[PDB]
Context: bound to proteins that are not shown
RNA sequence: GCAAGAUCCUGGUAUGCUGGGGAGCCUGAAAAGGCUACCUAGCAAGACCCCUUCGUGGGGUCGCAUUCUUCACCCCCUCGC
RNA sequence: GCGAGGGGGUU
DNA sequence: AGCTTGGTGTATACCAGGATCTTGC
DNA sequence: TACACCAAGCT
Numbered sequence: 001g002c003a004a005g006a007u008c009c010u011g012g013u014a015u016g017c018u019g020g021g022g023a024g025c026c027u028g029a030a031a032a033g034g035c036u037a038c039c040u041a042g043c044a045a046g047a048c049c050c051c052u053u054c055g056u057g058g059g060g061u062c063g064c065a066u067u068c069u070u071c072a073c074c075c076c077c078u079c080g081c
Numbered sequence: 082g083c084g085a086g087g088g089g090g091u092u
Numbered sequence: 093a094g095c096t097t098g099g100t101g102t103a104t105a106c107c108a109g110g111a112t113c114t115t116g117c
Numbered sequence: 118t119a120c121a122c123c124a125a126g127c128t
Stems, first nucleotide, its partner, number of pairs: 005113011016043006023036005046062006073089004078084001094127009
Other pairs, nucleotide, nucleotide, family: 003116tWW022023cHH022037cWH028031tHS045063tHS051053tHS053056tWS072090cWW077085cWW080083cWS093128cWW
C1' cells in the first nucleotide's frame, strides 16, 4: 500500500402505542361520540444506591447479552487475608 | 476468609 | 365436542461515527 | 419469521 464488510458500542431522531387534552370536520343536537391531526407524560415489569426534608418526596446507576434458571462441585480472573 | 464476573460438569 | 386446518398480528424505520480483524494479488 | 390466538370445518 489494501479499501471495505461484519460484530457490536455510544449518542440522537421521527413515527407509533397507552393516559391526559383539542384545532378542524361529522353525528346527537337532549347529551356526549367518532375521525384526521397536533400538544403533553410515559414507553419493558422493576431492583439497588444517595437521602432527611424520617418520611412527603427528590436525586444516581443497572434492568431483553454471555441458550444446562435456582441450588450444588470444580476451574480462571478481578476488588479482595 | 469472599463480594462480584466468567467457564466446565462424563450416562 | 373434540379434535384437526387455515389464516393472521406482532412497535417499526433512520443517522453518524468509536474499537477489532481481516482482506490481498 | 414464526408463534400464540382466533376464525372456522367435520366427522

Primary citation: Roth et al., Nature (2026), "Molecular basis for methylation-sensitive editing by Cas9". The RNA with a sequence from Acidothermus cellulolyticus, together with DNA, has 128 modelled nucleotides. The reconstruction used 275,004 particles. Keywords: CRISPR-Cas9, Methylated DNA, AceCas9, HNH rotation, DNA BINDING PROTEIN-DNA-RNA complex. The PDB entry is titled "Structure of Acidothermus cellulolyticus Cas9 bound with methylated DNA". Method: electron microscopy, resolution 2.88 angstrom. The entry became public in 2025.